[PDB]
Released in 2020, the model rests on cryo-EM data to a resolution of 3.02 angstroms. Shown are 20 nucleotides from a PDB entry: RNA (La Crosse virus 5' vRNA 1-10; La Crosse virus 3' vRNA (1-16)) with a sequence from La Crosse orthobunyavirus. The sample was in a buffer at pH 8. The entry also contains RNA-directed RNA polymerase L, not shown here. Ions in the entry include zinc and magnesium. It comes from the structure "La Crosse virus polymerase at elongation mimicking stage". The entry is indexed under polymerase, transcription, replication, La Crosse virus.
Context: bound to proteins that are not shown
RNA sequence: AGUAGUGUGC
RNA sequence: GUACACUACU
Numbered sequence: 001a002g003u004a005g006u007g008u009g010c
Numbered sequence: 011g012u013a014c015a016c017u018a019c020u
Base pairs, nucleotide, nucleotide: 001020002019003018004017005016006015007014008013009012010011
Other pairs, nucleotide, nucleotide, family: none
C1' cells in the first nucleotide's frame, strides 16, 4: 500500500 | 461518512 475485519471518537 | 487504534494475511 493492497486485503479481511473489529472498536473508538465526530 | 471522516479520523484513530488494533489483530491477521500478504